[PDB]
Context: bound to proteins that are not shown
DNA sequence: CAATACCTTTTATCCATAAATTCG
DNA sequence: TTTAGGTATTG
């Protein structure tokens, strides 16, 4: 390591890592595109008009 | 909530409880065969 | 790797506000 | 109450 057989039904322990405020508390919900300003809450920023259509493209004019 | 008061059921938000599940231990396995 | 299959806690009891919602 | 993502193995 094979075969073979006997067995099984129960227990403790954790059950979000884990955190400081250590309470016989709390720890999956809401919220969130980018920048620049906030500790955050938040607040700011992005010329238009025409022709067109396979995921927007073009051109005129201010700019 | 209706021109006004009660029931009712369902969604929300909250709190006190139960039973399972998982997981490692601990429940000496044994008896031929290297 | 790139497929490819395989896996994922559940299920109950009782108290309370509150809208919103169909009856009265 | 089914999604859609870890996750491990495979030809």
């Nucleotide at each position: 390591g094979u075969a073979g057989c006997a067995a099984g039904u129960u227990a403790a322990a954790a059950u979000a890592a884990g955190g400081c405020u250590a309470g016989u508390c709390c720890g999956u919900u809401a919220u969130c595109a980018a920048c620049u300003u906030g500790a955050a809450a938040a607040a700011g920023u992005g010329g238009c008009a025409c022709c067109g259509a396979g995921u927007c493209g073009g051109u005129g004019c201010u700019u | 909530u209706u021109a006004a008061c009660g029931a009712a059921u369902u969604u929300a938000u909250g709190g006190a409880u139960a039973a399972a599940g998982u997981u490692u231990u601990a429940g000496a396995g044994c008896u031929a065969u290297g």